Released in 2013, the model rests on X-ray diffraction data to a resolution of 2.3 A. An RNA, together with DNA: 28 nucleotides with solved positions.
Context: bound to proteins that are not shown
RNA sequence: CGACACCUGAUUCC
DNA sequence: GGAATCAGGTGTCG
Numbered sequence: 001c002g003a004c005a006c007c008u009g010a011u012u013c014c
Numbered sequence: 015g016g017a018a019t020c021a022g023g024t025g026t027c028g
Base pairs, nucleotide, nucleotide: 001028002027003026004025005024006023007022008021009020010019011018012017013016014015
Other pairs, nucleotide, nucleotide, family: none
C1' cells in the first nucleotide's frame, strides 16, 4: 500500500 | 421491516 471479512458510533430518515 | 450520510477500528491475508 492493497484484498476480503467482521463490525462499531452518531445522525438522517422511509 | 428497510436505506443513506458520515465517521471509528479489528481480524487475517498479500

It was solved together with Ribonuclease H.
The depositors describe the entry as "Crystal structure of LC11-RNase H1 in complex with RNA/DNA hybrid".
The entry is indexed under RNase H, Ribonuclease H RNA DNA Hybrid, Hydrolase, Ribonuclease H, Hydrolase-DNA-RNA complex.
Primary citation: Nguyen et al., J.Struct.Biol. (2013), "Crystal structure of metagenome-derived LC11-RNase H1 in complex with RNA/DNA hybrid".